[PDB]
This is an experimental structure of RNA, with 33 nucleotides shown. The entry also models magnesium and sodium ions. The structure was determined by X-ray crystallography at 1.44 A resolution and released in 2022. Crystals were grown from: sodium cacodylate, PEG 8000, 2-methyl-2,4-pentanediol. It is bound to 6-methoxy-7-[3-(piperidin-1-yl)propoxy]quinazolin-4-ol (QAX). Keywords: RNA, aptamer, theophylline. Primary citation: Menichelli et al., Proc.Natl.Acad.Sci.USA (2022), "Discovery of small molecules that target a tertiary-structured RNA".
RNA sequence: GGCGAUACCAGCCGAAAGGCCCUUGGCAGCGCC
Repeated sequence: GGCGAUACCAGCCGAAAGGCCCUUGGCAGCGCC
């Protein structure tokens, strides 16, 4: 660098619960190549 899962805090939707977002929004990290 390619692919993938993973949604923590932000952000966005919501009265709330929660939802959305995947390498960042944030020098994330990890598996395989």